[PDB]
């Protein structure tokens, strides 16, 4: 940079 | 709809 998941904030 | 932190691939 391009895609797929999981948390914590707004 | 955004921000940040992890995990899985390219």
């Nucleotide at each position: 940079g391009a895609a797929g998941a999981g948390a914590a904030g707004c | 709809g955004c921000u940040u932190c992890u995990c899985u691939u390219c």